[PDB]
RNA sequence: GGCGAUACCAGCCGAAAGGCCCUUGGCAGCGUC
Ligand code: TEP
Numbered sequence: 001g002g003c004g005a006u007a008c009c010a011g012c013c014g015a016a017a018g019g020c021c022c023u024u025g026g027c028a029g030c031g032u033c
Base pairs, nucleotide, nucleotide: 001033002032003031004030008026009025011020012019013018
Other pairs, nucleotide, nucleotide, family: 005029cWW006023tWH006028tWW007008cHS014017tHS023028cWH
C1' cells in the first nucleotide's frame, strides 16, 4: 500500500424500521499478501 472481514458514533435518506457510507467525518481493531 492492496485485498478480505467487520457498522459503533456522527452524518445523509426515510413516517418508522431500515438503508447508504469502511479506514476513515473518527489518527479503531482483526486476518492475509
Ligand atoms: C465498531 N466500529 C468502530 O468502533 N469504529 C471505530 C469503526 C467502525 C466500527 O464498526 N467502522 C468504522 N470505524
Molecule: THEOPHYLLINE-BINDING RNA